[PDB]
RNA sequence: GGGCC
RNA sequence: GUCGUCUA
RNA sequence: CCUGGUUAGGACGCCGCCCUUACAAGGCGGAGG
RNA sequence: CCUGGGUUCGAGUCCCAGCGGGCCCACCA
Numbered sequence: 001g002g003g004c005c
Numbered sequence: 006g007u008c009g010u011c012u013a
Numbered sequence: 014c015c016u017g018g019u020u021a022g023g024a025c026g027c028c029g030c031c032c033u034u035a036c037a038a039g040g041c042g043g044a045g046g
Numbered sequence: 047c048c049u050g051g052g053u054u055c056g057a058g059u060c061c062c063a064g065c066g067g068g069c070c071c072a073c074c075a
Base pairs, nucleotide, nucleotide: 001071002070003069004068005067006065009025010024011023012022018055027043028042029041030040031039048064049063050062051061052060
């Protein structure tokens, strides 16, 4: 930094 | 993400 | 929790009661988000 | 029913924002 919760 | 704690 | 609507469910913990000589287990009541 | 706002006759439950916690993946090394 991304996803989920 | 919920009683003091762990959590539905 | 999705799928809006009584006191916010359960376990463990806390206080009390019952049972026990007494605690433990077990039941019941209460408080507590 | 984390906090503030909103929807609704009714919000812990739905929507928006903030904050906090955690899992998996990736970057660097």